[PDB]
Shown are 125 nucleotides from a PDB entry: RNA from Homo sapiens. The structure was determined by X-ray diffraction at 3.1 A resolution and released in 2019. An Rfam search finds the family "c-di-AMP riboswitch aptamer (ydaO/yuaA leader)" in it. Its family is annotated with regulation of gene expression and cyclic-di-AMP binding in the Gene Ontology. The literature on the family includes a 2004 paper in Proc Natl Acad Sci U S A by Barrick et al., "New RNA motifs suggest an expanded scope for riboswitches in bacterial genetic control". Rfam describes the family as follows. This family represents a conserved RNA structure found upstream of the ydaO and yuaA genes in Bacillus subtilis and related genes in other bacteria.
RNA sequence: GGUUGCCGAAUCCAUGAUUUGGUACGGAGGAACCGCUUUUUGGGGUUAAUCUGCAGUGAAGCUGCAGUAGGGAUACCUUCUGUCCCGCACCCGACAGCUAACUCCGGAGGCAAUAAAGGAAGGAG
Ligand code: 2BA
Numbered sequence: 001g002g003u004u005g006c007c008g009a010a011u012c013c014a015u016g017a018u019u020u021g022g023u024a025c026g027g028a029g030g031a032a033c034c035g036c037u038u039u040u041u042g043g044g045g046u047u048a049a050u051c052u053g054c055a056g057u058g059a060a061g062c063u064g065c066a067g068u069a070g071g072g073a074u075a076c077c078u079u080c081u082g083u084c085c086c087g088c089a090c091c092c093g094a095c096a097g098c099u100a101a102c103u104c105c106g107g108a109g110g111c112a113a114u115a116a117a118g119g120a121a122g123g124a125g
Stems, first nucleotide, its partner, number of pairs: 004112004012022003025106005034097001040094001042095001043092004051067006070086005076123006
C1' cells in the first nucleotide's frame, strides 16, 4: 500500500484471449572514499527464520527434544507492561563488502472469530 482484521515487498490499472504493458510497495548488482586483505575448510542472496549442546547416524543431510540470534499478534493508533506465538522455505553456481551514476529483477502466498481483542500512558474520535 491493501484488508473487517492479521502476517508479508506482494496492492491496484489498463488491456487481454486469460496475455502484455504499467503500479503502491520491495530486492540484487555496480565507483570514489572507507573496510576486509582469511581465499574447498568454498563463498554468497531473499527471509524474522539464524546459531547452539543432547539423542536417532560412524560423516554431509534429515528427524526429535531443550534452547537461542531474530521476529509477529495483543482488535481505533503508537509506546510500555503482562500475555500468546513464529523462529520455515527457496535460490545464485566459483561469484558479488560498502557503493554515486548506472544495470537487472520481485510485486506471491497464507490466516483470524468472546478472545490476555488484558492493563497503563499519550493521542485520535
Ligand atoms: P499469532 O500471532 O497467534 O497469529 C495467529 C493467526 O491469527 C495469524 O496467522 C493471523 O492470521 C491471525 N491474527 C493475528 N493477529 C491478528 C489481528 N490483530 N487481527 C486479525 N487476525 C489476527 P499467521 O499470520 O499465519 O500467524 C502465524 C503465527 O506465526 C502467529 O501467531 C505469529 O505468532 C507468528 N508470526 C506471524 N508473522 C510473523 C512474523 N512476521 N515474524 C515472526 N513471527 C510471525
Source information: The depositors describe the entry as "Structure of Human pir-miRNA-449c Apical Loop and One-base-pair Fused to the YdaO Riboswitch Scaffold".